An RNA structure with a sequence from Streptococcus parasanguinis, in which 48 nucleotides are resolved. The PDB entry is titled "Crystal structure of NAD-II riboswitch (single strand) with NAD". It was solved by X-ray crystallography to 2.64 angstrom. Bound small molecules: nicotinamide-adenine-dinucleotide (NAD). Primary citation: Peng et al., Nucleic Acids Res. (2023), "Crystal structures of the NAD+-II riboswitch reveal two distinct ligand-binding pockets". The entry is indexed under Riboswitch, NAD, NMN, Aptamer, RNA.
RNA sequence: GCGGCGUUGCGUCCGAAAGU
RNA sequence: GACACGGCCGCUUAAAAACAAAAGGAGA
Ligand code: NAD
Numbered sequence: 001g002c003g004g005c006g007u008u009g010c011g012u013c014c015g016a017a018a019g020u
Numbered sequence: 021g022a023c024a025c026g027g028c029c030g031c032u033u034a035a036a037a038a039c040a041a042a043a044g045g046a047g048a
Base pairs, nucleotide, nucleotide: 001031002030003029004028005027006025010047012046013045014044019023020022
C1' cells in the first nucleotide's frame, strides 16, 4: 500500500446508518 | 456524489481474537 476487523472511558444506536 | 478515525491481523486471502475519544453522525 491493499485487504479483513465498526470495538471505544458517553450510559447508547450507528459508522451499510445518520447529519451536513 | 462529497465531507472523520488510533490500533490489531493478514498479504490477494477474508480468516483470527482482542482494541482507541485531542477521530465522524444521531441523541444526549
Ligand atoms: P475509510 O476511512 O477509508 O473511509 C471513510 C471515508 O468515507 C472518509 O474518509 C470520507 O471520505 C468518507 N465519509 C463517509 N461518511 C463520512 C462522514 N460522515 N464524514 C466524513 N467522511 C465521511 O475507511 P476504512 O479504510 O474502511 O477504515 C477507516 C477506519 O475505520 C480505520 O482506519 C479504523 O480506524 C476504523 N475501523 C476500526 C475497526 C475496528 O474493528 N477496530 C473496524 C472498522 C473500521